An RNA structure (16S rRNA, nucleotides 48 to 964) from Psychrobacter urativorans, in which 901 nucleotides are resolved.
[PDB]
Context: one part of a larger RNA, bound to proteins that are not shown
């Protein structure tokens, strides 16, 4: 330095003219269909109508380093009929999961414009807000207890389930003490908190 | 006797939801009045929070020609076309914000729904059922039905950039990246390239012998881009783990974080991208149109009769206009026809028309809202006009440069978002 | 764009003081079919009552219907009634259009000049709205000569639901009130400020 | 009598303005300010609906469908 480049008309009313005024055509376009035709990439695009039914697969799991256990797989370890190399069952010892209980996730990601004419955009702005997980700080994290799912028993139902009796763990619930803050206060004091795993 | 990871209170930040205010925002007037919790005030309840959010009372307010009410359409926005510019019309992709999840309507969790693939109650409609009673929501990715002029596979990965859980291993992700299919849009490229005459034959016109097709062909010599075959082959890959060394930690040289090195586990695409060769022209042109607008002209056939048209128009026995051929124009993996929206349309005219005769002065006059408005001195600075910030997201138009073998495309940086 | 501060003050907007040149108010004349009530006045038509008077009259291009021997038509004396208002009279005049003629009276609104004295922007135009609006036509009382839509008979015609005739009823004329339409025109919206000349006329002035 | 001025009131005639006719200080010339109308001819100043009116009908005022024209001025 640069974004500061851009503008055509024509046909058609009348014997013939000029205005006026309408119709049409040349350009560019598209989430574009039909028709003939059809070799080949490369980056886009792909229910504009029925928010009309929806067969069928899929799309939200994971965690055992919170808990109690082991249904199924490997295994280890004796028991080893040993069947001499074939092999079983008992135990959660392991690696690991089904199921059930307890955090997170599911409110993102993805769809689609039916509704809405103003709790909607978009623009500039305030103030009375809460805000997981994240950065930086502080005070902390003690001490109990009854529960209860899975598991047992015996029931109801064709199934989706569901009803008794007991019964076990927890980062599942509930009390009580503590209070840097925070919270109410007539500011004179009042009452709120939590759980423990796991590496050495 | 330690570090971790969780948890309880809570202060600042970060991030997301919640509320509020002014403006701007589509047709109608043959829709002029609408509004009684209705406008405001106190007492009290509801909200994480302002609030008639609720609620006793109490005052009569509270919006309307600047369009309130009531009704037709519609998701708004950056953007997309068209245009010289103002403008028009539009709101597919992509990316903000919104509202909905068969149909009402209720709330539970939870920071955060009144919750696509959670619950509760109705409610139509499918489907099971031993007739008491259960189950269901593809407007998630494919995919069947139907409707229609139309739109696609019931494909592969978590390999890469994200997101969810976990100490890690790792596990899910129709997001995501990537394949199939479709000329549906752009962009590039091929269907060869030379040399070639008594101007071979053949078709057409023609004064019947000349013209043309036409260097077009045939011969000739050459080439192998693209498909195909045989190989070769980067890049998307961030370097996990695992072994060593610093530092910080602690009582520890343990553990654990961060560094800083060895090292080679990991690719769906894939049989990649590119890159060498293999034989040979050998695998590949069509559509529309030739009276003007508009580039292309003659014959046979037809005889206002078959037919063509965007318009003016053509066909009634010599048709550049029907319907065949020969020629030729445009385009060219596409080429018309349709349908739509701007343009031309200075034909709604602000930019940038008119109103004696072509449409258009109201039969005159009054005067409400409103528009506009004389001279001179100040005062104010609200429109006006400079300069400062923030902001106008990104992409996208636009200009410089950069990378793909050119293009489309990708892409840094400024401009421009009046 | 948008919102904030900062700054210019030429012009718009809000304001404080002034000024007259836009528009207005008091005084003095003028011109007019301006407007509304009333009263009169003069030719004419038509009807009625008489009088001279006799075979026609009206009428059309010809004509017929019609009036006429019951005296028309002409003339002529008296009366009654309703309407317009020749001449003046002019692309004159007055009015915001629409429209407004005889004459005198009552009330009345606007314009056009004169030179003072006055207020000091009070203006212009106009979405609704409201006023007034020819003719016609409507509604209730009154009038009712001339004309005359409808009607009614006579002509031409090929027919004449018309032009021509001979008659003729609403209405036109008067009081209240509706109607609000027109070729309601200058086919030209109101208002301002500029732009060569000419001869003309209405109503003021003001020189010689 | 004549010459000056003023608001009207016609005839002609420059610039200018207009398709042309013509308008021209009583612009249709050159600027302002406001207001009303006009977007082919028909269908149609019709139809529906308001609002007036005792009617007669005034007033706001469309569509559906049709034709390439329908018009002014002038030769």
């Nucleotide at each position: 330095a640069a974004a500061c480049u851009g503008a055509a008309g024509a046909g058609u009313u009348u014997g013939a003219u000029c205005a006026u005024g309408g119709c049409u055509c040349a350009g560019a376009u598209u989430g574009a269909a039909c028709g003939c035709u059809g070799g080949c990439g490369g980056c886009a695009g792909g229910c504009u109508u029925a928010a009309c039914a929806c067969a069928u697969g899929c799309a939200a799991g994971u965690c055992g380093a919170g808990c109690g256990g082991u249904a199924a797989c490997a295994g280890g370890a004796g028991a080893a009929g040993c069947u001499u190399g074939c092999u079983u069952c008992u135990u959660g010892c392991u690696g690991a999961c089904g199921a059930g209980c307890g955090g997170c996730g599911g409110a993102c990601g993805g769809g689609u414009g039916a509704g809405u004419a103003a709790u909607a955009c978009u623009u500039a702005g305030g103030a009375a807000u809460c805000u997981a997980c994240c950065u930086a700080g502080u005070a902390g994290u003690g001490g109990g207890g009854g529960a209860u799912a899975g598991c047992u028993c015996g029931g109801g139902g064709a199934a989706a389930c569901u009803c008794g009796a007991a019964u076990u763990a927890a980062u599942a619930c509930c009390g009580c003490a503590u209070a840097c803050g925070a919270c109410c206060u007539a500011c004179g004091g009042g009452a709120g908190a939590a759980a423990g795993g796991g590496g050495g | 006797c330690u570090c971790u990871c969780g948890c309880u209170a809570u202060u600042a930040g970060a991030u997301g939801a919640g509320c509020c205010u002014a403006a701007g925002u589509c047709g109608g007037a043959u829709u002029a009045g609408c509004u009684a919790g209705a406008u405001g005030g106190u007492g009290g309840g509801g909200u994480a929070a302002a609030g008639g959010c609720c609620u006793a009372c109490c005052a009569u307010g509270g919006c309307g020609a600047c369009g309130a009410u009531c009704u037709g359409u519609a998701g708004c926005u950056g953007g997309u076309c068209u245009g010289a510019g103002a403008g028009g019309a539009u709101g597919a992709u992509c990316a903000g914000c919104c509202a909905c999840a068969c149909c009402g309507g209720g709330a539970c969790u939870g920071a955060g729904a009144c919750a696509c693939g959670g619950c509760c109650c109705g409610g139509a409609c499918u489907c099971c059922u031993a007739c008491g009673g259960g189950a269901g929501g593809c407007a998630g990715c494919a995919g069947u039905g139907g409707g229609g002029a139309a739109u696609a596979u019931u494909g592969g990965a978590c390999a890469a950039u994200g997101g969810g859980g976990g100490c890690a291993a790792c596990c899910c992700u129709g997001a995501u990246c990537c394949a199939g299919c479709c000329a549906u849009g752009c962009c590039g490229c091929g269907u060869g390239u030379g040399u070639g005459a008594a101007g071979a034959a053949g078709g057409c016109c023609u004064u019947u012998u000349g013209g043309u097709u036409g260097u077009a062909a045939a011969g000739c010599a050459c080439u192998u881009u693209a498909a195909g075959c045989a190989g070769u082959g980067a890049a998307g890959a961030a370097g996990a783990c695992u072994c060593c060394g610093u530092g910080g930690u602690u009582a520890a040289u343990a553990c654990c974080c961060a560094c800083g090195g060895a090292c080679g586990a990991u690719g769906a695409c894939a049989u990649u991208a590119g890159c060498u060769g293999c034989a040979g022209a050998a695998u590949a042109a069509g559509c529309a149109c030739c009276g003007g607008c508009u580039a292309a002209c003659u014959c046979u056939g037809u005889g206002c009769c078959a037919g063509c048209a965007g318009c003016c128009g053509c066909g009634g026995u010599a048709a550049u206009a029907c319907a065949g051929a020969g020629g030729g124009u445009g385009c060219a993996a596409g080429c018309g026809u349709u349908a739509a929206u701007c343009g031309g349309a200075a034909u709604u005219a602000c930019u940038g028309g008119g109103c004696g005769u072509a449409a258009a002065g109201g039969g005159a006059g009054c005067g409400u809202a409103g528009g506009u408005g004389g001279c001179u001195c100040g005062a104010u600075a609200a429109g006006u006009c400079a300069g400062a910030u923030g902001u106008g997201a990104a992409a996208u138009c636009c200009c410089c440069g950069g990378g793909c073998u050119u293009a489309a495309c990708c892409u840094g940086g400024g401009a421009a978002c009046u | 764009g948008c919102a904030u501060c900062u700054g210019a003050u030429a012009c718009u907007g809000u304001u404080g003081a002034g000024c007259u040149a836009g528009a207005g108010u008091a005084u003095g004349u003028g011109a007019g079919a301006g407007g509304a009530a009333g009263g009169u006045a003069g030719a004419a038509u038509u009807c009625c009552a008489g009088g001279u008077g006799u075979a026609g009259c009206g009428g059309u291009g010809a004509a017929a219907u019609g009036c006429g021997u019951a005296g028309a038509g002409a003339u002529c004396u008296g009366g009654a009634g309703g309407a317009a208002u020749a001449c003046c009279g002019a692309u004159g005049g007055c009015g915001a259009a629409g429209g407004c003629a005889g004459c005198c009276u009552u009330c009345u609104g606007g314009c056009a000049u004169a030179a003072u004295a006055c207020u000091g922007a009070c203006a212009c135009u106009g979405a609704g709205g409201c006023u007034c609006g020819a003719a016609a036509g409507c509604g209730u009382g009154g009038g009712u000569a001339g004309c005359a839509a409808a009607c009614a008979g006579g002509a031409u015609u090929a027919g004449a639901u018309a032009c021509c005739c001979u008659g003729g009823u609403a209405g036109u004329c008067c009081a209240c009130g509706c109607c609000g339409u027109a070729a309601a025109c200058g086919a030209u919206g109101u208002c301002u400020a500029c732009u060569a000349g000419u001869c003309g006329u209405u109503g003021g002035g003001u020189c010689c | 009598g004549g010459a000056c001025u003023u608001a009207g009131u016609g005839a002609c005639g420059c610039a200018g303005c207009u398709a042309a006719c013509g308008c021209a200080a009583u612009a249709a010339g050159u600027a302002g300010a406001c207001c009303g109308c006009c977007u082919g001819g028909g269908g149609a100043g019709u139809a529906c609906g308001g609002c007036c009116g005792c009617a007669a009908g005034g007033u706001u005022a469309a569509a559906a469908c049709u034709c390439a024209a329908a018009u002014g001025a002038a030769u």
The depositors describe the entry as "Cryo-EM structure of P. urativorans 70S ribosome with 2 copies of bS20". It holds a match to the Rfam family "Bacterial small subunit ribosomal RNA". For this family Rfam cites "The comparative RNA web (CRW) site: an online database of comparative sequence and structure information for ribosomal, intron, and other RNAs" (Cannone et al., BMC Bioinformatics, 2002). NCBI's taxonomy places the organism under Bacteria, Pseudomonadati, Pseudomonadota, Moraxellaceae, Psychrobacter. Among the 49 different proteins in the entry, which are not shown, are Large ribosomal subunit protein uL6, Large ribosomal subunit protein bL9 and Small ribosomal subunit protein bS21.